[PDB]
RNA sequence: UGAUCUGGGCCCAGUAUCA
RNA sequence: UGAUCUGGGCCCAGUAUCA
Numbered sequence: 001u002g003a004u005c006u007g008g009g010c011c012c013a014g015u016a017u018c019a
Numbered sequence: 020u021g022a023u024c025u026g027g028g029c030c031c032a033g034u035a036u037c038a
Base pairs, nucleotide, nucleotide: 001038002037003036004035005033006032007031008030009029010028011027012026013025014024016023017022018021019020
C1' cells in the first nucleotide's frame, strides 16, 4: 500500500418487521 | 414520525486477517 473481516457515519432503496 | 432488518454507494475506525 491493496484485499477481506469487525464496529460505525452519511446517503439510496424495499414481493422485511416493530411501535 | 422514530427504531430495527436486508441489499447498495461513499466515508471513518481497529493491538481482526491475508498479501

Released in 2024, the model rests on X-ray crystallography data to a resolution of 2.09 angstrom. Zika virus stem-loop A (SLA) bottom stem with a sequence from Zika virus: 38 nucleotides with solved positions. The 2024 paper behind the entry is "High-resolution RNA tertiary structures in Zika virus stem-loop A for the development of inhibitory small molecules". Entry title: Crystal structure of the Zika virus stem-loop A (SLA) bottom stem. The entry is indexed under Zika virus, Flavivirus, RNA structure, stem-loop A, RNA.